Solved structure of RNA from Tetrahymena thermophila, together with DNA, 174 nucleotides shown. Jiang et al. published it in Cell in 2018: "Structure of Telomerase with Telomeric DNA". It comes from the structure "CryoEM structure of Tetrahymena telomerase with telomeric DNA at 4.8 Angstrom resolution". The source organism's lineage runs through Eukaryota, Alveolata, Ciliophora, Tetrahymenidae and Tetrahymena. It holds a match to the Rfam family "Ciliate telomerase RNA". About the family: Telomerase is a ribonucleoprotein reverse transcriptase that synthesises telomeric DNA. Telomerase RNAs differ greatly in sequence and structure between vertebrates, ciliates and yeasts, but they share a 5' pseudoknot structure close to the template sequence. The literature on the family includes a 1995 paper in Nucleic Acids Res by McCormick-Graham and Romero, "Ciliate telomerase RNA structural features". Rfam classes the family as a non-coding RNA gene. Its Rfam clan is "Telomerase clan". Released in 2018, the model rests on cryo-EM data to a resolution of 4.8 angstroms. The entry also models zinc ions.
[PDB]
Context: bound to proteins that are not shown
RNA sequence: AUACCCGCUUAAUUCAUUCAGAUCUGUAAUAGAACUGUCAUUCAACCCCAAAAAUCUAGUGCUGAUAUAACCUUCACCAAUUAGGUUCAAAUAAGUGGUAAUGCGGGACAAAAGACUAUCGACAUUUGAUACACUAUUUAUCAAUGGAUGUCUUAUUUU
DNA sequence: GGGTTGGGGTTGGGG
Numbered sequence: 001a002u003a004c005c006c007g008c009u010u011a012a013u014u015c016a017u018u019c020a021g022a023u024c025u026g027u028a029a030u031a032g033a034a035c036u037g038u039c040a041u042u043c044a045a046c047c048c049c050a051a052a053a054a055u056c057u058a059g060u061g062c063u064g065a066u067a068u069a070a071c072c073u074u075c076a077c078c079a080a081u082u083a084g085g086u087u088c089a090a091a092u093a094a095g096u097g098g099u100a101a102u103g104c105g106g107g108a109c110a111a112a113a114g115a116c117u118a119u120c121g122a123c124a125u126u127u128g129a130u131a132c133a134c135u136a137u138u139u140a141u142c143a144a145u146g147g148a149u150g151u152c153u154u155a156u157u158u159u
Numbered sequence: 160g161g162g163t164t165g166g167g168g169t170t171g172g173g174g
Base pairs, nucleotide, nucleotide: 004107005106006105007104008103010101019037020036023033046174047173048172049171050170069087070086071085072084075095076099077098078097079096081094082093083092115151116150118149119148123146125144127143128142129141130140131139
C1' cells in the first nucleotide's frame, strides 16, 4: 500500500494599447479610427572596492567511547513551536505558519503462502570480464541465477 | 583583405 496514488477531462473573450508623426476626419479642441516602426544590434554585465581559488586535485583524521542528556513520532506536503515518551535505541501527539487546481473511474483488502517446475537450460536476478559506451544510459556472451516470473484466495465471521 | 579583446561570476559594503 491508508487519504493518498494512478488511468481518464478541463475553464471563460477587447485587462491594455506608449511614442515619432501620418491620413488628420474631430476640429470648440480632442477625442478618435487607424497604418508603419521597433530594440531597431539584440547592447551586456552598473560600477567601484574588497576579501579564494584542490589546479589536470582527490589533502586523508580524532582508533567510537559516551548524550544522561541525548533520542523518538503525529497530523494532505513543508517550516517554527509545543508538549509527551524512551534512555536505548524506538513506539507520542498537539499547536501555529506557509505550500498543495478541477469532474469520473482503477490501485481495494487490509497479505503471505498453498500447488502448478506453470512460463522458462528461450525465463529474468544481480556480480565480474569483453566489446561498446561514456558527464543523467544499456548492450550479447561467460559463469552463477535457480524457482527469474504468473496463476486461486485470504474473517460460511465476528478468523 | 584585417587589425587589444570581451565577456565569466555575480559574495559584503557604497552609489